[PDB]
Context: one part of a larger RNA, bound to proteins that are not shown
Molecule: 18S rRNA, nucleotides 838 to 1400
Organism: Paranosema locustae
RNA sequence: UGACGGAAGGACACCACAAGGAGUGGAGUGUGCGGCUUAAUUUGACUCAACGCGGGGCAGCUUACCAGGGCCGGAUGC
RNA sequence: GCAGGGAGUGGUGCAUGGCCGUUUGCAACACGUGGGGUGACCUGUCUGGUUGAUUCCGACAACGCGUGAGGCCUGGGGUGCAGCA
RNA sequence: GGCUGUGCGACGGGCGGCGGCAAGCUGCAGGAGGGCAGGCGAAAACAGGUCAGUGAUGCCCUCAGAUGCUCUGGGCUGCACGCGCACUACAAUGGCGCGGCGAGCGGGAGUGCCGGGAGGCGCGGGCGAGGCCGUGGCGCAGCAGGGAUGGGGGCCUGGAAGGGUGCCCUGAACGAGGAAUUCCUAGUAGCCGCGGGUCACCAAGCCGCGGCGAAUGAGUCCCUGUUCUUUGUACACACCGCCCGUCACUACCUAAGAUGGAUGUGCAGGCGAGGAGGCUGGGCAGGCACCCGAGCCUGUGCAACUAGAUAAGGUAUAAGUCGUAACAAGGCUGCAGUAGGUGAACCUGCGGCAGGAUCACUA
Numbered sequence: 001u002g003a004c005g006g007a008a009g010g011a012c013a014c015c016a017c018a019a020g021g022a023g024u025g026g027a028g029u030g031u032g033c034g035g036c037u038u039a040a041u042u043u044g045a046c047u048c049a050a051c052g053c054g055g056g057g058c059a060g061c062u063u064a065c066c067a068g069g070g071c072c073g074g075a076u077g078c
Numbered sequence: 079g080c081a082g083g084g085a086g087u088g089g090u091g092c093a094u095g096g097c098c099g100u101u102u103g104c105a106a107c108a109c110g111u112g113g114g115g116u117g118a119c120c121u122g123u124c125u126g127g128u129u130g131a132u133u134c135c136g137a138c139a140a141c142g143c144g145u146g147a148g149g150c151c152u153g154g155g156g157u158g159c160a161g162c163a
Numbered sequence: 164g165g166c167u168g169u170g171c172g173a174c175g176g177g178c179g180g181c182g183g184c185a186a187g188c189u190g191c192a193g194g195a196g197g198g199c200a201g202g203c204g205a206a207a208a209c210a211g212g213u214c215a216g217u218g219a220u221g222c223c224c225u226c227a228g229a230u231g232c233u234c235u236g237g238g239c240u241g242c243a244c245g246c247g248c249a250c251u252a253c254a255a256u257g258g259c260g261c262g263g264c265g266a267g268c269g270g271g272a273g274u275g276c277c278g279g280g281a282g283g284c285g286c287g288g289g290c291g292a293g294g295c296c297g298u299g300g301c302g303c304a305g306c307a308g309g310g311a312u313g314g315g316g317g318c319c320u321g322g323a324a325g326g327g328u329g330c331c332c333u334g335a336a337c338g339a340g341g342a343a344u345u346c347c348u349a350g351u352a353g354c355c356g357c358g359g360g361u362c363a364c365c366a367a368g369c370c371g372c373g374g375c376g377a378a379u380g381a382g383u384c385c386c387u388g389u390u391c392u393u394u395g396u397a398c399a400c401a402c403c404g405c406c407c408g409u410c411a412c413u414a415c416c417u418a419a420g421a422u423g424g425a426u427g428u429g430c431a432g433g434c435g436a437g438g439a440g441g442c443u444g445g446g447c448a449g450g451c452a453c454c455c456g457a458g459c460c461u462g463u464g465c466a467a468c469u470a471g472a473u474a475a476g477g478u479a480u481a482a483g484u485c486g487u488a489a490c491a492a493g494g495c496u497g498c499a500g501u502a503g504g505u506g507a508a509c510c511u512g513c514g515g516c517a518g519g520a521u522c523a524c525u526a
Base pairs, nucleotide, nucleotide: 001399002398003396004395005394007393008392009391010390011389012388013387016383017382020347021346022345023344024343027251028250029249030248031247032246033245034244035242036241043054044053065237066236067235068234069233070232071231076081077080078079084226085225086224088223089222090221094219096213097212098211099209100208101207106145107144109142110141111140112121113120114119124136126135127134151201152200153199156171157170158169159168160167161166162165174197177191178190179189180188181187253340257301259299260298261297262296263295264294269290273286274285275284276283277282308337313332314331315330317328318327319326353375354374355373356372357371358370359369402493404490407486408485410483413479414478415477416476417475419473422470423469424468426466427465428464429463430462431461432460433459434458437455438454441451442450443449496517497516498515500513501512502511503510504509
Other pairs, nucleotide, nucleotide, family: 002401tSS004491tWS005494tSS007492cHS013384tWH014019cWW015388tHS016386cWS016387cWS017385cWS018348tWH019379cSS020378cSS021352tSS025341tHS025342tHS026252cWW026337tSS027336cSS029367tWS030052tHS032051cSS035243tWS037041tWW038040tHS039066cSS040237tWS041241tHS042056tWH042215tWW045050cSS058062cWS059321tWS059363tWH063238tWS063239cWW064238cWW072227tWS072229tWH075082tHS090214tHS091095cWH092210tWH093214tWH093220tWS102206cWH105146tWS106132tHS106205tWS109123tHH110122tHS111122cHS112139tWS115117tHS115118tHS122141cHS125136tHS127185tWS127186tSS128133cWW129131tHS130147cWS131147cSS135185cSS155172cWH155196cSS172195tWS172196tWS173194cWS175176cHS175197tWS176192cWW182185tHS182186tHS193197tWH194196tHS214220tWS226227cHS253305cWS254257cSS254306tWH255303tHS258300cWH265293tHS266356tWS266357tWS266373cSS267372cSS269270cWS272287tSS278281tHS280317tWS280329cSS292356cSS293355cSS300307tWS305306cHS305308tWS309336tHS310334tSS310335tHS311334tHS312333cWW316329cWH320324tWH320363cSS321323tHS324326tHS324364tWS326364tSS348379tWW349378tHH350351cHS350376tWS351377tWH352376tHS360368cWH366368tHS384386cHS395491cSS397489tWS405489cWW406488tWS408507cSS409484cWW412480cWW418474cWW420472tHS421471tHS435457tHS436456tHS439453tWW440452cWW444448tHS485506tWS486507tWS487488cHS491494cWH499514cWW521523tHS
C1' cells in the first nucleotide's frame, strides 16, 4: 500500500431483502449437461461468469467420431 | 529416392493476435507542478453534506487539468413550419 | 393502417418546506412528458472462453496403409440413472361448438379449381393472431380436464425420413407439487399470440412485436452481495491465507542408561634391576649399610575417549493422519509467570501485563 476480519460505523441493489405478483424444483414432454453403454455415441465450457451456450433446430452435407471405398491440392530443388 | 514446402475441426486459449465475457447492473483511474516523509508512499483523489456518478457543494498543502460519469447518439411520446401521398 | 424533413418543447425551471456561499432533497401547480428504453462505455485485471469463425498464428505431432480431401452407411438423436432451462397441464376465473368484433413488429401474395383434412393444380402487384364479446353443450367427474404413449391410414420436403403435417383410434402420469430456489415496481410482472434469425423440411429455443393487464414498497440493511471510513493483522499465491502440536515412516546428532572397555597423567604403597661413593674383603671376585633409582604390581586422583539392551529429545524428511492453539474481538482478547489437568496443539485457577479490542465521562 493492498487484501481480509465470525471488528465497529456508513452507503447502496428486486445476481439483495421486506410488501407483493408469477413461479421453478413434483408430473409428462422438448432441449442441454453428466454418467453409463456403444464400432462411434466427436468436442469446448462446470460457482455467478458451464448446463435451448458454441447463433450447436445434426436424416446426407454440416461433422471434428465409427465402419468401409475412392482420390493425391506429396508443389517445388539435384 | 532425398531435400522442403503445403495441408490438417490433430494437440496446446498455460505459447498468441483479434474478439467477447466477467469485475460493471460498477465508480473508479491518472498526469503536470507543489507540499509531507530518509523511503515505499501520502496529499491532490477530502471532515461533513450531496448525487445513480471521485456528481457537486464546501472546508482544505495543495493548485490546475484529463479519461470515465455527465454532456452525448438512437428510438419514444407533444406541435411549429415545410414537402408529398 | 399516410409518409419524412426541419425545428420547438424540460432545464429540475417555478412555488412551498428542509439545507444555506450551499450542492441538493422533497411536495404541489403548470405541462404531452418530471428516475422513459437503448447505444457508446475509463484504467487495471482473469493464466475467463475461443487454435472448432478465419487465406490470424508460433511451436509440437501427422502426411500414402494419411491425423489430407471426397463418397457411402452409421453415430452426434444410443439409456438402470443424476441435473439445468423451458413447454403443456392438473381444469368451471375452465374446456368444447357456432355467430360477432378483432393487433403491432414485419409492409411480396393472394387467387380460381380439386380434396373431408393435410395437400394439390393453374393464373398471379400483394397480408393479420390468440383472444374478447354473444351463445349452445358438458357440468366437478382422472370427466368433453390433461394429451403422454402407441396402432392404422393420407400427405409434404428431400436423392434419402428418425423430420414435419393431416385423419381416426388408443387417453398415461398429473387432483397444486419436499428440502430448496429464480425473476420482477407500470403499460411492468403475468397471461396471450404473432413475426424474424436458423431453414429443402422442422421451435417447445432465441431475438423482436403488439393484445389483455395487475398486485405491492415509495422502504430498510434483517439475509445475501458490492463499496466506503475507522481499526486490527504474524495475510501479500493475499483467509480456500498464514500457522501450532501430537501421532505415524526414514535419516543424522546430542544427553540419559544396568553393565562396561581402552588410554594418558599424577600421587601413595609393595617388590625392586643397575650404579657412584663409603665400610669391607680369597683386595680386579664377593659381602654390608646408605644413596640415586628404572621397571613391574596394587590402590587412587585428574584429564580425555568409547561399547551398551532400553528410552527421551532435537533437526531434517515426500508431507500422511488428527485437529485448529496463534495471526481479525482468529471466532473464549492475547501474552508471560505459577499450579493442576488433557491425544495433541493446549485448557483451567490465581495474580500480573498491554506487546488490547479502551490513550476518552459525579470534570